[PDB]
DNA sequence: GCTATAATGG
């Protein structure tokens, strides 16, 4: 940095 | 619905 998935804050 | 932050793959 492009992009897919996933967590948790509020 | 935005953030913030994990782990994957381009």
């Nucleotide at each position: 940095c492009c992009a897919u998935u996933a967590u948790a804050g509020c």